[PDB]
Order: sequence, then C1' cells, then structure tokens
RNA sequence: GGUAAAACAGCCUGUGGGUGAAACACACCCACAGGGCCCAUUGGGCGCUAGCACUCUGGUAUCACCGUACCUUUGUGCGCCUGUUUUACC
Repeated sequence: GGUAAAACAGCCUGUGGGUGAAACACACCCACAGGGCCCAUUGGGCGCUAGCACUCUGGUAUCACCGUACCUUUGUGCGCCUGUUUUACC
C1' cells in the first nucleotide's frame, strides 16, 4: 500500500499538552474552557438524512366509545459520511 475484520472518536470556537524527520506554521491525537441548536428542559440529545425497523411525547384524520392509519417528538438499531488507531494475510 492492497485486502479482510475491528476499535475509538466526530455540533461550533478558542486554549493547553503531545506526536508526526517538526521550537513557528501545518497535520493528527488527547484534554480543558466557553458557546450554539434540538428535547418531553433541576436533565438529556447534536458527524448526515427525502430512507428503514421498533419505541416513546404530542398531534391529525377516521370516530359514540373502543380501535386503526399518518405526522411529530424521545430514544435504540440500521443506512450514509469523515478522522485516527489496531490485528491478520498479501
């Protein structure tokens, strides 16, 4: 590098620490502070969405009640995208 399989992370802005043949710049990793947006707001979510499954909060139509379908929202798993790292083989 190629292939295969994984891990970790990914709202924004600064700051710091480190590593990359590296004083700054640049790239990447890891932290911290502040901020933004969404929510059901003492709290939770945000890589992206015209999709999928389920669920949950509110709705809208059926509609006596019940029940059903669609929308929305809370999540979970997908789908989709990026970065880094690891393993096996070539």
Molecule: Enterovirus 5' cloverleaf cis-acting replication element
Organism: Coxsackievirus B3